Keywords: VIRUS-RNA complex. An RNA from Satellite tobacco mosaic virus: 17 nucleotides with solved positions. The organism belongs to Tobacco virtovirus 1, within Viruses. The structure was determined by X-ray crystallography at 2.94 angstrom resolution and released in 2021. Protein in the same entry: Coat protein. It comes from the structure "Crystallographic structure of the cubic crystal form of STMV (77.9 degree rotation) grown from NaCl". The 2021 paper behind the entry is "Structures of additional crystal forms of Satellite tobacco mosaic virus grown from a variety of salts".
Context: bound to proteins that are not shown
C1' cells in the first nucleotide's frame, strides 16, 4: 500500500 | 483518519 469489517473528519 | 483478520 489494495481486500474485509469497525469508528473519526 | 485508524484498528483488527488477510493479500501484495
Nucleotide at each position: 500500500u489494495u481486500u474485509u469489517u469497525u469508528u473519526u473528519u | 483518519a485508524a484498528a483488527a483478520a488477510a493479500a501484495a